[PDB]
Context: one part of a larger RNA, bound to proteins that are not shown
RNA sequence: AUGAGUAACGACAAUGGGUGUGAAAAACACCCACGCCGAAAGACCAAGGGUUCCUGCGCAACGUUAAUCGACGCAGGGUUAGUCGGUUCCUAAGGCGAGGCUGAAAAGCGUAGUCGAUGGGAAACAGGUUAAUAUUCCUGUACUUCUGGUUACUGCGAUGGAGGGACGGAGAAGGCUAGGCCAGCUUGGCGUUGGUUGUCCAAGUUUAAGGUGGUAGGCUGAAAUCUUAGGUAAAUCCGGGGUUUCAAGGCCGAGAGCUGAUGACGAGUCG
RNA sequence: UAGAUGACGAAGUGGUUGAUGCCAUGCUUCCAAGAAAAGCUUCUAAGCUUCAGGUAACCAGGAACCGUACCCCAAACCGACACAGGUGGUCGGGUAGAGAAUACCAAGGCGCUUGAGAGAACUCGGGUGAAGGAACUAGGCAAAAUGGCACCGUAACUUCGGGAGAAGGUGCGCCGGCUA
RNA sequence: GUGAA
RNA sequence: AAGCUCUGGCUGGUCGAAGAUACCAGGCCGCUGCGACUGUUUAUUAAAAACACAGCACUCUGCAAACACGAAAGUGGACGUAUAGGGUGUGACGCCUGCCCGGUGCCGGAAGGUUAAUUGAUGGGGUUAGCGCAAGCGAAGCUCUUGAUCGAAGCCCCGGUAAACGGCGGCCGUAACUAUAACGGUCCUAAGGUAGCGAAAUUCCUUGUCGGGUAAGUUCCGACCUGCACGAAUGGCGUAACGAUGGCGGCGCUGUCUCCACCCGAGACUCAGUGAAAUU
Repeated sequence: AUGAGUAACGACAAUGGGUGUGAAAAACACCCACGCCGAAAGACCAAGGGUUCCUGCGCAACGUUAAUCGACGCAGGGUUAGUCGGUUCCUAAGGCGAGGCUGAAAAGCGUAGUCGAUGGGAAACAGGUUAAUAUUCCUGUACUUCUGGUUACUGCGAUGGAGGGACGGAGAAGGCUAGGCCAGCUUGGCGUUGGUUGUCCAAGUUUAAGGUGGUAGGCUGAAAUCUUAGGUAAAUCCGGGGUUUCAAGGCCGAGAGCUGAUGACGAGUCG
Repeated sequence: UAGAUGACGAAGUGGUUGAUGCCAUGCUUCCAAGAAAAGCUUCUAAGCUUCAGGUAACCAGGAACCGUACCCCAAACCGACACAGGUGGUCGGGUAGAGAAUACCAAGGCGCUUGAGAGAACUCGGGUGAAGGAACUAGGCAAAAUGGCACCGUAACUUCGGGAGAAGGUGCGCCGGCUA
Repeated sequence: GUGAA
Repeated sequence: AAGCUCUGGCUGGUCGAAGAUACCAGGCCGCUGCGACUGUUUAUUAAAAACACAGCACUCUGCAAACACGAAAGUGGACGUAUAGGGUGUGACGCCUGCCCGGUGCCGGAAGGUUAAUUGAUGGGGUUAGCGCAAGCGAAGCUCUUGAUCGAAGCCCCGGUAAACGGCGGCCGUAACUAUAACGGUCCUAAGGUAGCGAAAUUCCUUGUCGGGUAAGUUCCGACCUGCACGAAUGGCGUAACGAUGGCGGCGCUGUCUCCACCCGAGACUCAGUGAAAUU
């Protein structure tokens, strides 16, 4: 080249006007009105991706059509941390493994050891700001850990002992709280043509972590004093034993209230 | 220009109903008997020179380096594509409803990147049907029908639990009287 | 139910 | 002690063809096969009656265990200890599980037979010191064959075991109708199928014959038994409850159908833009 200017143009959640720009509007922007999801067709973390984000300039190629539009070309811009995640500390499965055993050679297995989170270990929330970043900047009130001096003193010490950290399924009593409505209360309104100063109508009624507090509720004998074949050494620590006094201490713990906040935020109003 | 901004700014309260959210790593119960290690608290060995080291109190200062944009049930990730597919975890309002089901909506977001006609056969996804009521067909396949809550009622059979919501039937809306 | 014992 | 959620239920009126008024959401019953069940399985044509299973039996294993993976070191088993751990079959429950040890396998026994390398007696042969006129015999050494004895498990033998692999026959003649066969012969074997079931997921002939259900039934249900070719842990017969399981029958219900008629959307058709494929 023929098929052939033929099939198709990727869910049967619908769009219709206006105004604009422009060389040119079914598809671009704004406006008015219709539709559709609303346990997602909305928000946010983990992977993964790698500048696709934002602004000027463009429309040849791309985009199943046109494009003034773009996750597309060219040029600039743009990610702020003691507390959020990492790194640092400790480990599970598992990996590697000095010395050591085993093996024709490569190498295999494994003790001390040191790596490996999806777990365990300190601490921050509220409001403002941006073409584009905020628990990171800004104001406001907080919290934790470390070093250097100072002062008042004083038995310090291990990787080794004890204590703690430190946990299963199911079920039910509860106790709060976020949230949601109602009722008040402020600012505004007086109409749909029939009715509606109204016992009407619309909107708004917000506020944190941390302080103080030690409640609902849970667990738990406590204290003295001597002693001791155990804690591979020791121990004033724990364990065991004896006496005595007393009713129990003490340890956990949401949340309410008070304070943070005289402040912020606030429909609006005015310049 | 009050288009953008600068200043001012009222009310900011009570009653109820609340979770799958915190106390709870609790509590009771049952067998299938339910992670390690460190920081944390205390004990002492050697050392001890008891300066050092620890105890509080105090001002003084510090907290290094990496990641922070955008997508994330998606046209940016896995499927050669701007591909009806696949992808772990939190949030989750209102009116009805037991309900995270289902119907309409708030916040927020979108109209699925080819349109305009005309209204043939035939194909696909649907709506109603006279009189019959499986005659269709390998076969009631497929469609139609049934469906809620409360009460009544319930067979053979049995491993004595069951069968069983068997079958089958009645009641239900709004407005008032009690107790508008 | 909630609320002066 | 005060309003609000809400601390009731049974009486009237009333409007419609229609009061769970829409979306939302059980079809039900009667017989039977197989598998006790929930479960799992061929990513992409097979979800079952297959595999699993709790339960049952057999057997091996006394701890440095049987067994497995490893050239080996070692690790699992198991930081467990025969009420444990491996392997093989059957598959809850109920009633039960018959005979055959010849074949093959395992276990037990040693008397006797054969039987491995290892030993190497004996015989035969090579060379030659010697001797011989020669021909030929031939010592010691060294070598090449031959092979007597000496040798274990194993098999051959001798017993046990079948919830070990496996196997469970023929021929006639026979009873007052007597067809038929309780009874009787005979033949073969290691022994000749018992209970239960039976035209069945097996039955060829075959749509066997008989009854039920339908106006009419090669399928279905109940029996007969003449089982070509059922049968007891490759289990045998029963069985309530469970199956997206197989086969029949019935009520309700219906565009499944006599036989289709009409309406609503998305394509097909026409117009503008873009613009493939297999094939030749």